[PDB]
Context: one part of a larger RNA, bound to proteins that are not shown
């Protein structure tokens, strides 16, 4: 001598005191765990690599008018 | 229909 | 990201699936009761209707077995479920990357081959190597694009040579630069 | 040698 | 459009198939 | 030249 | 060693020459049952969710987003005038007529 | 059986007078004809107007006419005209996307959808840069080394208090049961004893 | 002889108290623990889990837990005056 409850309670003994020792049990649950294997993750190391990453830069959306897609509200229905 |  | 000029989706009817209505059967064959003494078709005015729509109700004629009435059932649906599924497509994924086979290793899953080292856009290659031979994907092969032969053109173009034509010089813009002969 | 344009 | 006759081309054009390019030389 |  | 690798030559092209295409293996409970005489199972099946008419809507507009287009001018607008491209499309049925 | 008409298009005409049209007429099954494809960018010693202004920028809105497409134009289908133009909008917050050479990015033209319509997409040409030729800084991928309690997998797993339900201890002032065992006293009967002595 | 009855002793049931012990019971409050579909608040752990985790003790804090102070590797190191 499966995981908890719980090193709890209780009862005693030691301690100035924190505590220590001893130490259940109702009730509870189908798995706790153990070592490895492949994986997938690291605000771990290392080496590479992409203009749908940066870096120097261009041209721009986001701001305005209008197309046109979508949502919402409308609707007899806005398939 | 797709988010 | 990998929905939002995307369903090729720019839709006046149609499309089309969605609303309000009104037709049609596209209810095949079967079984059973009406049937040629008609099973049923289909239509002019007219009233119904949104409708000079016979849909129907009055008329009454046309079809001439196809039909119809019941029962069973089939067929059709851009109806449902993409989480029941084929195909395709997209995405993990523009990335180098999976797999036996027979040998080693382990009691196993499951490792080696598939690598620590240089390389290369690439497990791409050298060279190590308990592996050793293969297979796919890279790469090749395909297509377009740049230079190029052959062949080719009254479905492409080109010079030339006589004939026709048409400028022709003395000219410096209103202020009048630059730039071959 | 020969201005040019179709 | 001068909507000319001629008479010799294939430069550009088309295009079945092929060259050519491989780290090939160099340092 | 790198690399060896 | 050796697989290679800068620079530069050679040339039209210099390093996958460029630029696409196809693209293994496993998968996702991606998307399409609105592509289809692709489909299983369910549901609707004669006032039908069938299929056809008519008439609407799909596009309605406090309002938030994707994605274009078009601007904010003078490197412009206007009006003239010259020089000048590639891809490319293009007519019909066992109908109605000669 | 063999030719027509439907597509596209030049060219003329309409035209003694606005566009859009509407007509003749050729021509093409498409290297044969549109076509010498006169595309917009752009150019231009154009001696052209505007001259810094919401303006001769920008054209959104809507109003009158007119003409095609269609079987059918209202909730303008489209194009031409002439009004509006006093509709923002002077270059754009916090964010964000594409791209490294004939490329961005400007240009426009084919195709496709299509009787009628391209601010769309597929595809072509034309003008033609700035910047890098580099890094793992960011967001990501790829491989190796560890580490892991993850496995539909870090969008994972997971701890605790508090709340809401229902269970079983335990602690507690206080309340109260049945027995045991200690002895304490009171004692029932009984047995032995001592009297007693009715009959 | 020998009933009723006296007295004493000693055997002792029963009654009452007096602790002890066993074995069940009601209780205001105060708590602990365990079970249940998807209430709240963080986010302690697992990866250097973002402050390496843990032992022990000590005192803090809603709450997971943080702090000192010796320990350990179950480490994120089996290694660098030869």
């Nucleotide at each position: 001598g499966g995981g908890g409850g719980a090193g709890u309670a209780c009862g005693u003994u030691c301690g100035c005191a924190a505590g220590a020792g001893u130490g259940a049990a109702a009730c509870u649950u189908a798995a706790a765990g153990a070592a490895a294997u492949u994986g997938a993750c690291g605000g771990a190391a290392u080496g590479g690599c992409a203009c749908c990453a940066c870096a120097a830069g261009a041209c721009g959306u986001g701001g305005a008018g209008c197309g046109u897609g979508c949502g919402g509200u409308u609707u007899a229905a806005u398939u | 229909g797709a988010c | 990201c990998a929905a939002c000029a995307c369903g090729g989706g720019g839709a006046a009817c149609u499309u089309u699936a969605c609303c309000a209505g009104a037709u049609c059967c596209g209810g095949a064959c079967a079984g059973g009761a009406u049937g040629a003494g008609g099973a049923u078709u289909g239509a002019c005015a007219g009233a119904u209707u949104g409708a000079g729509u016979g849909u129907u109700c009055u008329u009454u004629c046309u079809c001439g077995a196809u039909u119809c009435c019941c029962u069973g059932a089939a067929u059709g649906g851009u109806g449902g479920u993409g989480c029941a599924u084929g195909g395709c497509c997209g995405c993990u994924u523009u990335u180098g990357g999976u797999c036996g086979g027979u040998g080693g290793a382990g009691u196993g899953a499951u490792u080696u081959g598939u690598u620590u080292g240089g390389u290369u856009g690439a497990u791409u290659c050298c060279g190590u190597c308990a592996a050793c031979g293969g297979a796919c994907g890279a790469g090749a092969u395909c297509c377009a694009a740049g230079c190029u032969g052959c062949c080719c053109a009254g479905u492409a173009g080109a010079a030339u040579u006589c004939a026709g034509a048409a400028u022709u010089g003395c000219c410096c813009a209103u202020a009048g630069g630059a730039u071959a002969g | 040698g020969c201005a040019u344009u179709c | 459009g001068u909507c000319g006759a001629a008479u010799u081309c294939u430069u550009c054009u088309c295009u079945g198939c092929g060259g050519g390019a491989u780290u090939c030389c160099u340092u | 030249g790198u690399a060896a | 060693u050796g697989c290679a690798c800068a620079a530069g030559g050679u040339g039209a092209a210099a390093u996958u020459u460029u630029g696409g295409g196809c693209a293994a293996c496993a998968g996702c409970a991606g998307g399409u049952c609105u592509g289809u005489g692709a489909u299983g199972c369910u549901c609707c099946u004669c006032a039908a969710u069938g299929u056809u008419c008519u008439g609407g809507g799909c596009g309605a507009c406090a309002c938030g987003c994707g994605c274009a287009c078009u601007a904010c001018a003078a490197u412009g607008u206007c009006a003239g005038u010259g020089a000048g491209a590639a891809c490319a499309a293009g007519a019909a049925a066992a109908a109605c007529g000669a | 059986g063999u030719c027509g008409a439907a597509c596209c298009u030049a060219c003329u005409u309409g035209a003694u007078c606005a566009a859009a049209a509407g007509a003749g007429u050729g021509g093409g099954g498409a290297a044969a004809c549109c076509c010498c494809g006169g595309a917009a960018u752009c150019a231009c010693a154009u001696a052209g107007a505007c001259u810094c202004a919401c303006u001769u920028g920008g054209g959104a809105c809507c109003g009158a006419g007119g003409a095609u497409u269609g079987c059918a134009a209202u909730u303008a289908u489209u194009g031409g005209u002439c009004g509006c133009g006093c509709a923002a909008c002077g270059a754009g917050g916090a964010a964000u996307g594409u791209c490294u050479c004939g490329u961005a990015g400007g240009c426009g033209c084919a195709g496709c959808u299509c009787a009628u319509c391209a601010a769309a997409c597929u595809g072509u040409g034309c003008c033609g840069a700035u910047u890098a030729c580099g890094u793992c800084c960011c967001u990501g991928c790829c491989a190796u080394u560890u580490g892991u309690a993850c496995a539909c997998a870090c969008c994972g797993c997971c701890c605790g208090u508090c709340g809401u339900u229902g269970u079983u201890u335990c602690c507690g002032a206080u309340g109260a049961u049945g027995g045991u065992g200690c002895a304490a006293u009171a004692c029932a009967g009984g047995u032995g004893a001592u009297c007693g002595g009715a009959c | 002889g020998a009933a009723a009855g006296u007295u004493c002793a000693c055997c002792g049931a029963u009654a009452u108290u007096u602790c002890u012990u066993c074995a069940a019971u009601a209780g205001a409050g105060g708590a602990a623990g365990c079970a249940a579909a998807a209430g709240u608040c963080g986010u302690a752990a697992c990866a250097a889990g973002g402050u390496a985790g843990c032992u022990g003790u000590a005192g803090g804090u809603g709450a997971a837990c943080c702090u000192g102070c010796a320990g350990c590797u179950g480490g994120a190191u089996c290694a660098u005056u030869u």
The RNA (ribosomal RNA 18S, nucleotides 1460 to 2203) from Leishmania donovani has 679 modelled nucleotides. Among the 33 different proteins in the entry, which are not shown, are ribosomal protein S10e, ribosomal protein S26e and ribosomal protein S27e. It holds a match to the Rfam family "Eukaryotic small subunit ribosomal RNA". Clan: SSU clan. Entry title: Cryo-EM structure of the small subunit of Leishmania ribosome bound to paromomycin. Primary citation: Shalev-Benami et al., Nat Commun (2017), "Atomic resolution snapshot of Leishmania ribosome inhibition by the aminoglycoside paromomycin".